This is an experimental structure of RNA, with 22 nucleotides shown. The PDB entry is titled "Duplex RNA containing Xanthosine-Cytosine base pairs". Released in 2023, the model rests on X-ray crystallography data to a resolution of 1 angstroms. The entry is indexed under RNA, modified base. Crystals were grown from: Na cacodylate pH7.0, MPD, spermine, NaCl, MgCl2. The 2022 paper behind the entry is "Towards a comprehensive understanding of RNA deamination: synthesis and properties of xanthosine-modified RNA".
[PDB]
């Protein structure tokens, strides 16, 4: 930065 | 998963 | 239960 | 928005  | 709000 |  | 994981 994502993801449940 | 846990707290608030929304709905 | 859902949504962020 | 935390907190662990995980990538």
């Nucleotide at each position: 930065c994502g993801c449940g | 998963a846990u707290u608030a709000g929304c709905g």